[PDB]
Solved structure of RNA, together with DNA, 96 nucleotides shown. Among the 15 different proteins in the entry, which are not shown, are Transcription elongation factor SPT5, DNA-directed RNA polymerase II subunit RPB11-a and RNA polymerase II subunit K. Entry title: Structural insights into human co-transcriptional capping - structure 6. The sample was in a buffer at pH 7.4. Ions in the entry include zinc and magnesium.

Context: bound to proteins that are not shown
RNA sequence: GAUCAAAAAGACAUACAUAAAGACCAGGC
DNA sequence: TCAAGCTCAAGTACTTAAGCCTGGTCTATACTAGTACT
DNA sequence: AGTACTAGTAT
DNA sequence: GAAAGTACTTGAGCTTGA
Numbered sequence: 001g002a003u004c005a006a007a008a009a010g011a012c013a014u015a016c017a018u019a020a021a022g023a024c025c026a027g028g029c
Numbered sequence: 030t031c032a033a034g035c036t037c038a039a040g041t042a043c044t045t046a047a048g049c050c051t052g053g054t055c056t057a058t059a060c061t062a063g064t065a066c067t
Numbered sequence: 068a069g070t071a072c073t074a075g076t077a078t
Numbered sequence: 079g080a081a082a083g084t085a086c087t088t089g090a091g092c093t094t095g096a
Stems, first nucleotide, its partner, number of pairs: 021056009030096016057078011
Other pairs, nucleotide, nucleotide, family: 010013cHS014016cWS
C1' cells in the first nucleotide's frame, strides 16, 4: 500500500417410547 | 390240544370351558461369597 | 486373622 | 368336594389252524 465479517423463526433437532410385563382382585353390560 | 392272532372292552390320559370394557394393588427369598471393621 | 454384614446370584 | 367326554392303547379271551 489493498482489505477488514455476527452468529439467520430453536421447532420433543419431533412418534409425548411414562404407559414394566405378569398376576390376582373388584365392578360394568 | 396248544399256540397264535384278532377283536372287544376297560382304563387312562389329554383338551377345551363368553363377548367387550373400567378401575386398583403388587411384584422373591435364600444362600453364598466377598469386603470391611474390630 | 476372624467374624459379621451386605450385596448379588440362582432357583 | 362340587369337569366331562372322547380317543387310543393295552390286556384278556375266544376261535381257528396246525